[PDB]
RNA sequence: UGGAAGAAAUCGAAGAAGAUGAAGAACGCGAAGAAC
RNA sequence: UGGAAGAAAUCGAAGAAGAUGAAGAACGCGAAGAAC
RNA sequence: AUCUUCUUCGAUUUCUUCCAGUUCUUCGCGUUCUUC
RNA sequence: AUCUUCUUCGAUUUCUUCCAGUUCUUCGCGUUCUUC
Numbered sequence: 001u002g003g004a005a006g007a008a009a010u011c012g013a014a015g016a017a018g019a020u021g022a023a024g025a026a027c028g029c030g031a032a033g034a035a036c
Numbered sequence: 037u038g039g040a041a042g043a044a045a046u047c048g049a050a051g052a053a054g055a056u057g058a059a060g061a062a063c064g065c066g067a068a069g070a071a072c
Numbered sequence: 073a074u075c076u077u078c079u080u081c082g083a084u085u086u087c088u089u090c091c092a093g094u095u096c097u098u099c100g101c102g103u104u105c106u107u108c
Numbered sequence: 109a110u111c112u113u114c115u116u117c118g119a120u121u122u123c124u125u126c127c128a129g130u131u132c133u134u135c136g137c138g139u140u141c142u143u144c
Stems, first nucleotide, its partner, number of pairs: 001092001003090018021108002024141033057144002059106014
C1' cells in the first nucleotide's frame, strides 16, 4: 500500500415465491344509446 | 330487415414451438489503456 | 410500479486471521434471463 | 423486432343449407395472460 476469508451493523443490485394497481392483449356477461 | 352452420379463397388478431438480432439486467473469460 | 419474505452478491465501516503487484475504465468473446 | 411451422378465432367475398327479430358503439362487471 493492496488483496482474500470469518463475524456484525448500514445501504444498494439481481434472482424467486406471495399480494395489490396499472399500461397493453385475448375473452365471457350485465346496462344504456343508436340503427337495421 | 336479419342470424347460424358446412365448403373454398383472401386478410388479420391472439396463443404455442423454433430461429437471429436486438433492448434492458445479472455474470464468467480474455485484450488494451491508465494510476498507485 | 408499490410491498412482505427467502437466497446470492457489490459497497461503506469495525473486530479478527491469512496475505500478495493491485485496481479501474474502455472493448472482444461467452452464459443465464424477462411488460411496469 | 421479425421469419417459418402449428392451433383457436374475428372479418370480407363466393358456393351450399337451415333459420330469426337483429346489429353496432359506449359504459360497467367477471376471467386468463406477456421484454421487443